[PDB]
Context: bound to proteins that are not shown
RNA sequence: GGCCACGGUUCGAAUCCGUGGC
Numbered sequence: 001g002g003c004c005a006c007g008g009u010u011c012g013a014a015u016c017c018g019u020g021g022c
Base pairs, nucleotide, nucleotide: 002022003021004020005019006018007017008016
């Protein structure tokens, strides 16, 4: 990176980030 769970940020972020796991 990808795949799950959990958060973040002035509200329609699955889409960005961050934490745990694999």